[PDB]
The PDB entry is titled "CRYSTAL STRUCTURE OF THE ARGINYL-TRNA SYNTHETASE COMPLEXED WITH THE TRNA(ARG) AND L-ARG".
This is an experimental structure of RNA (TRNA(ARG)), with 75 nucleotides shown.
On the sample the depositors note: this sequence occurs naturally in yeast Saccharomyces cerevisae.
Rfam match: tRNA. Rfam's curators write: Transfer RNA (tRNA) molecules are approximately 80 nucleotides in length. Their secondary structure includes four short double-helical elements and three loops (D, anti-codon, and T loops). Further hydrogen bonds mediate the characteristic L-shaped molecular structure. tRNAs have two regions of fundamental functional importance: the anti-codon, which is responsible for specific mRNA codon recognition, and the 3' end, to which the tRNAs corresponding amino acid is attached (by aminoacyl-tRNA synthetases). tRNAs cope with the degeneracy of the genetic code in two manners: having more than one tRNA (with a specific anti-codon) for a particular amino acid; and 'wobble' base-pairing, i.e. permitting non-standard base-pairing at the 3rd anti-codon position.
Keywords: RNA-protein complex, aminoacylation, Arginyl-tRNA synthetase, ligase, LIGASE-RNA COMPLEX.
Crystallisation conditions: 2.0 M (NH4)2SO4, hexanediol, pH 7.5, VAPOR DIFFUSION, HANGING DROP at 277K.

Context: bound to proteins that are not shown
């Protein structure tokens, strides 16, 4: 330089085109008799 | 009854402009950033 892909919370990361988004991590609050 | 767990709180520019649509995180264009490719490698 031309082409492909991916971008989602402090980090990962999900989603038939159909209602300003599902989860974990970190991080606070409580539970093991 | 296995705490490698469970209740609950917290935290959203869905990268940026626009654009198709009844509706986009999602399809189209271009930007940026990250990663691959791109005539004798697999």
């Nucleotide at each position: 330089u031309u082409c492909c892909u991916c971008g989602u919370g402090g980090c990962c990361c999900a989603a038939u085109g159909g209602u300003c988004a599902c989860g974990g991590c970190g991080u606070c609050u409580g539970g093991c008799u | 009854c296995g705490a490698a767990c469970c209740a609950g709180a917290a935290g959203a520019u869905u990268c940026c402009a626009g654009g198709u649509u009844c509706a986009a995180g999602u399809c189209c264009u271009g930007g940026c950033g990250g990663g691959g490719a791109a005539g004798c490698c697999a």
It was solved by X-ray crystallography to 2.2 angstroms. It was solved together with ARGINYL-TRNA SYNTHETASE.